[PDB]
RNA sequence: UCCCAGUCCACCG
RNA sequence: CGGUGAUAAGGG
Repeated sequence: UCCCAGUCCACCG
Repeated sequence: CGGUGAUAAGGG
């Protein structure tokens, strides 16, 4: 660099 | 509630 992503953040219905 | 974007902690 990258992969995942139950809080917080942003946007949509 | 559903969708999404970007992340925290952690793992890889």
This is an experimental structure of RNA, with 25 nucleotides shown. On the sample the depositors note: Derived from Satellite Tobacco Ringspot Virus. The work is reported in "Water in the Active Site of an All-RNA Hairpin Ribozyme and Effects of Gua8 Base Variants on the Geometry of Phosphoryl Transfer" (Salter et al., Biochemistry, 2006). Keywords: HAIRPIN RIBOZYME, ALL-RNA, COBALT HEXAAMINE, MUTATION, LOW SALT, S-TURN, E-LOOP, RIBOSE ZIPPER, CATALYTIC RNA, RNA.